RNase P RNA P4 stem: 27 nucleotides with solved positions. The depositors describe the entry as "Solution structure of E.coli RNase P RNA P4 stem oligoribonucleotide, U69C/C70U mutation". On the sample the depositors note: enzymatically synthesized from DNA oligonucleotide template by T7 RNA polymerase. It was solved by solution NMR.
């Protein structure tokens, strides 16, 4: 210093896909 993770409770919702909150791993 960026990026990813949880897919944790929720919104739209064609149940996909993203979101909002907050913490963390890699160099």
């Nucleotide at each position: 210093g960026g990026a990813a993770g949880c897919u944790c409770g929720g919104u739209c919702u064609u149940c996909g896909g993203a979101c909002c909150g907050g913490c963390u791993u890699c160099c």